[PDB]
Context: one part of a larger RNA, bound to proteins that are not shown
RNA sequence: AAAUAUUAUCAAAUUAAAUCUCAUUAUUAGUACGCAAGGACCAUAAUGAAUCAACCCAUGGUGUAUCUAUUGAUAAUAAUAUAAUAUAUUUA
RNA sequence: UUAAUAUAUUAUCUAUAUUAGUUUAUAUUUUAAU
RNA sequence: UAUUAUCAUAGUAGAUAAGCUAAGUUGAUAAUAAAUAAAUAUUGAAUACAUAUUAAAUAUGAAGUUGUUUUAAUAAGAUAAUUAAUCUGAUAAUUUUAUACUAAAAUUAAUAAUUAUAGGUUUUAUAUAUUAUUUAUAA
RNA sequence: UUAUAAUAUUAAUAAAAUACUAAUUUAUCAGUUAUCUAUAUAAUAUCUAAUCUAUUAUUCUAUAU
Numbered sequence: 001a002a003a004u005a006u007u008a009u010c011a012a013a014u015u016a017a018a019u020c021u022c023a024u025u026a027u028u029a030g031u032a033c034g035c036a037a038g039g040a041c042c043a044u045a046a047u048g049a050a051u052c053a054a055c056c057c058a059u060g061g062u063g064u065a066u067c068u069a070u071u072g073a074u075a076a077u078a079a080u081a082u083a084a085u086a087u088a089u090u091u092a
Numbered sequence: 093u094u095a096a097u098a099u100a101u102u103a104u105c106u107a108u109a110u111u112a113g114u115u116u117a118u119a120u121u122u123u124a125a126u
Numbered sequence: 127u128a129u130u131a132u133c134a135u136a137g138u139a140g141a142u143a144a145g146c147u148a149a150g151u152u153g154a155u156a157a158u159a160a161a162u163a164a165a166u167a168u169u170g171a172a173u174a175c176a177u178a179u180u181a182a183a184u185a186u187g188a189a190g191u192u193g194u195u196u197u198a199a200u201a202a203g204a205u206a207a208u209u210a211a212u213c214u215g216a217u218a219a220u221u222u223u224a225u226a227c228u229a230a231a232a233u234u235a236a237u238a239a240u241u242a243u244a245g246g247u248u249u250u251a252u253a254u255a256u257u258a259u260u261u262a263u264a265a
Numbered sequence: 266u267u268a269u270a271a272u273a274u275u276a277a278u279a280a281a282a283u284a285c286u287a288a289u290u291u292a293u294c295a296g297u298u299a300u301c302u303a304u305a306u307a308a309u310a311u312c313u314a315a316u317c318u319a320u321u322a323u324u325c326u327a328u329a330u
Stems, first nucleotide, its partner, number of pairs: 006207005014199005021049007033038001050155006059148004066141005071134009081104008090095001108119003159192002162190001165186004210297001213296005218234001220232003243287003246283005252277001255274002260271005
C1' cells in the first nucleotide's frame, strides 16, 4: 500500500516450512525349523536412544533484590556530660 | 544585670614540655564526653 | 553507650523471593487412507502351447510418494456497525504479557452506574535469624 | 509480680487487594465499501414550436458636447 474497494472480528483452500525415526527386552516361543547346536519370519507391547518442542510447580543453578556474620580505617546521627551564644524564663 | 529554669544552636579542639626534625606517648593546658 | 553510612573485588563469607535457566519437568516422531517403485499374481489371445499385459480384463506390495501432522504467511468466506450526546483507529499518559527501536497487549474508573496499569499502601505469603527467659492486656 | 491467651520483630520480593500518587484540563489527526453492465425491485420529473412584447446586450447611426 489497491481494498473484487469500510470497520471490528472469526476464519477456510492453499502456499512456505517443519515433521517424518531408531533401538532393545518381552510375548508370539524354545514354537517353526534341526541330528543335534541352535533358533525365527509375520506381529505387538514395554522400555529406552537421538532429535524437536514447551514449561519453571517442584530440583539444581545464578540472584550488584535482600537478610545475617565478620575484619581494617574512616565519617556520621542520636543520648548523655560539658562548654559557650541566642532566645524563653525561676527569678532576681 | 546575674544566678537559676527551659529549650535552640554551636562545640568536644587547642597550647607547652620531655636536648636536631617528625610522629606517637604521658604530664601540662583547656569545656574539650563516654 | 544506642544506631547508621562509605570504602575495602557486591570487602569477604552463609543463605537466598522473583526472573531466567537446565542438571530438571512435560509433550511429540503426526495416524487412517490414495496411488505407487522394486518385487509377487489371476484369466488370457496375438503365437494350438505358453505368457502377470512392452494386449484387453483382473490382484497385491516400501522408513519412499500423495496426503496427514505441526508452524508460519495470506485473507476466499463469515457474523456484526455503519457520520458518530459513546463511530473505528492514531498521537498522549501509566505499564507488560511483549520488546533493540518499533510491533503486540493490559489500563487511562472517578459515574447514580458498574472495571486497579503502575507506584505506594495494606493484608497474607516468602526470605533472613534470632526468638516463649517471649507478645499484649489486666488490676 | 500473677492471670489470661498466643509467638514477636526490621529490611526486600511475591501475591492479592486498594484510587492514596500518576494515568488529567478533556485536544489534534485519520479513515468509513469506488466504477461499470446486466437483471430485480422502488421514489422523481412533459415538452416542442411560433408569435409578440419588454427589458439586457450586439450593433448601426443622424449627430453633437